[PDB]
Context: one part of a larger RNA, bound to proteins that are not shown
RNA sequence: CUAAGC
RNA sequence: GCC
RNA sequence: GGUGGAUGGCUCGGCUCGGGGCGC
RNA sequence: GACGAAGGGCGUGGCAAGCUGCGAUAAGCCC
RNA sequence: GGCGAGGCGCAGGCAGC
RNA sequence: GUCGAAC
RNA sequence: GGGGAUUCC
RNA sequence: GAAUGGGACCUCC
RNA sequence: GCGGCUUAUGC
RNA sequence: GCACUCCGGGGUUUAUCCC
RNA sequence: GGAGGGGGAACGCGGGGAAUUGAAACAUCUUAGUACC
RNA sequence: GCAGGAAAAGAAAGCAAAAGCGAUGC
RNA sequence: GUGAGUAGGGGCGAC
RNA sequence: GAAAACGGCAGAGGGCAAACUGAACCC
RNA sequence: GGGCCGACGAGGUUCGGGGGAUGUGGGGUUGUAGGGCCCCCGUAUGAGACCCUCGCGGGUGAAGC
RNA sequence: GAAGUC
RNA sequence: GCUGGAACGCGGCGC
RNA sequence: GGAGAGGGUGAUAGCCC
RNA sequence: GUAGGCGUAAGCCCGCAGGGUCUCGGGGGACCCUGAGUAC
RNA sequence: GUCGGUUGGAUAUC
RNA sequence: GGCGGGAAGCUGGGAGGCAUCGGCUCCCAACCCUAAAUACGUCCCGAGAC
RNA sequence: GAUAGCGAACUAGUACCGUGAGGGAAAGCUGAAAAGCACCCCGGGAGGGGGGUGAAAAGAGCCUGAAACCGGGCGGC
Numbered sequence: 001c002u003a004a005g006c
Numbered sequence: 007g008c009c
Numbered sequence: 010g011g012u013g014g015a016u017g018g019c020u021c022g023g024c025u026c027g028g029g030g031c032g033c
Numbered sequence: 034g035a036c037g038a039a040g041g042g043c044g045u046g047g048c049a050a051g052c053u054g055c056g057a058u059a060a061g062c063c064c
Numbered sequence: 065g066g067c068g069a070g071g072c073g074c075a076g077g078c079a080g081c
Numbered sequence: 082g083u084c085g086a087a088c
Numbered sequence: 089g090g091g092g093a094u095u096c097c
Numbered sequence: 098g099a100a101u102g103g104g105a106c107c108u109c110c
Numbered sequence: 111g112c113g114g115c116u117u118a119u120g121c
Numbered sequence: 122g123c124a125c126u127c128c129g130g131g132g133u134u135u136a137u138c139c140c
Numbered sequence: 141g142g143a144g145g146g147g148g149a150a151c152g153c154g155g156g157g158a159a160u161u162g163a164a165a166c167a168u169c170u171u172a173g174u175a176c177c
Numbered sequence: 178g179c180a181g182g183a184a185a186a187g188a189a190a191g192c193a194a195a196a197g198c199g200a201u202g203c
Numbered sequence: 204g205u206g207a208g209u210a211g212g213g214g215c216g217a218c
Numbered sequence: 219g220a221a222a223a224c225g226g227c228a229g230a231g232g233g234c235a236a237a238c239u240g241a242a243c244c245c
Numbered sequence: 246g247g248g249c250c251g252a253c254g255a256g257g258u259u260c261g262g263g264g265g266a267u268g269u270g271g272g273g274u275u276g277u278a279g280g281g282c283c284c285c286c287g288u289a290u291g292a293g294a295c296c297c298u299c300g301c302g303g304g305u306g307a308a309g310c
Numbered sequence: 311g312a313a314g315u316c
Numbered sequence: 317g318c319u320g321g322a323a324c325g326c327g328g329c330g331c
Numbered sequence: 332g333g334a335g336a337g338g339g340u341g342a343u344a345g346c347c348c
Numbered sequence: 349g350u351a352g353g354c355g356u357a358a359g360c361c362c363g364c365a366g367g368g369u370c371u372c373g374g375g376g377g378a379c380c381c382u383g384a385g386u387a388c
Numbered sequence: 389g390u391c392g393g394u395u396g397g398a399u400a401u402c
Numbered sequence: 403g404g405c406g407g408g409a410a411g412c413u414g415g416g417a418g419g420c421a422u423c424g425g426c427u428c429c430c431a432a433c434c435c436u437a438a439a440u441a442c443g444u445c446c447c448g449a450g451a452c
Numbered sequence: 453g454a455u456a457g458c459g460a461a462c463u464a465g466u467a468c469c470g471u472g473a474g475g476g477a478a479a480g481c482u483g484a485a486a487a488g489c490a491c492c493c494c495g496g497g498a499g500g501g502g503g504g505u506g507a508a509a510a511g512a513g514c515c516u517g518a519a520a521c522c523g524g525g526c527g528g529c
Stems, first nucleotide, its partner, number of pairs: 005529002007526003010522002017515001018481002023452001024450003028447003031443002033147001041097002043056003047078002051074002062092003066088001071081002103110002111123002114121002125144004130140003151181001152179002155177002162169001166214001191198002202227002204224001212218001231435003234383001238271002242269001243264003246260005276412001278382004282377005291372008300364006309354002314329001316328001317326002330346002338348002388407001389405003393402001414430005468475002488514001491502004
């Protein structure tokens, strides 16, 4: 070194 | 949004 | 990349005709 | 078109279901 | 009778004819 | 199917 | 291309 | 099948 | 089904 | 060969019956 | 011995024959001798 | 309801009036 | 083809 | 809601009934 | 419907049957009329039209070259 | 039923 | 001769 | 070449058919 | 294939030749005829 | 002559 | 077209846009047939600013 | 010029709907040539991965493959 989302 |  | 089947190109099919042929 | 019409039904291919063509001589027979 | 070497329909297969 | 077919 | 044969109901 | 010797609830009798 | 022919098929 | 409605004819049973 | 019957897309001949609609309503009229038989 | 490759019409008891035309159909 | 939307018909109205 | 006339295409005229004759006729 | 001549056709002729004198056939189809009938003059000696193919020639006319 | 498949 | 999978294309020579 | 209408042929062909 | 030409049985058309059938003129009359439940 | 239909056909269409 | 009437007929008859009379003009119904020029496309040939 | 043109470019007045008069679709395209993928690994199979054919997979679910929609990667929040 963010999950979904746009 | 692009591939 | 998938799903889908638009677009483009093609056409042994349609449509319309002066003239000619042929019509039980 | 009664010297039996058009329209239909059913059959018919070695493998043949549809369409097409044929009719027990049946995707055909003779000159 | 015409054509002149292939043929067995749409219909690219098998085996035959 | 050449003794001429398919068409 | 032309002429014949077969031509079920 | 006009259907045609006579019949069709079955294009067959 | 009915009449003719037909040996019968069959017409 | 044998439907029905007729036309031109024949026969007889005169049935519109048969050819 | 011989005729008729049935079929044919459009065209033909002879008969029967409406209404929606227009008239800005509606009855003569029109639709129309038309569709259809 | 009735026909054909077409059908129907078709040769004036008509059309016209200075003159006249001359069957029907399109 | 034109005569011609003329002659003419028509609640002489629409046609 | 027409016809005549006019300009064109195409053009073609014939047969019965009766008067008369009388089977000389048709299939 | 049958026979005979003609060519097998056109055409001519004959026999049987069915129609036909309640009229088949011939003739006639028209307007100041035409036609029938009758009378008179003329004409055919000629001209023309159509039908048939025992036969012949040509043109056109399939698949096609 | 003419004319290149150089 | 060149490109091209394949000349009916391009350049040259002909009918 | 009286034939350069059109079509097919592995591209657009008067002379490959 | 095209521009231009050729061939074709049956059938159809025309012609030759031969055999048949049919048609064809004017004047006069005083006689006769010219469409019926039709025209109107 | 009259009635119905039809006609541009009207006292004058069929 | 129906209904009720209904002639002449060759010395005859009809038409000329209300009916009748006269003139004039044209014609001969109540029987029949007739090709070409036309109408269509279940089909064919050929074609197309579809 | 395949939602166009006849309803039908195709096994179309067919499939199919209504007891019946009657009503009535959708559906064209591999490649020049099938040369239409021999052989190896995996999978029960369908198929997947290699390897081949072809100028090009155009691979029959086949000319080009747009938009909408879905999954993943990247850039930004």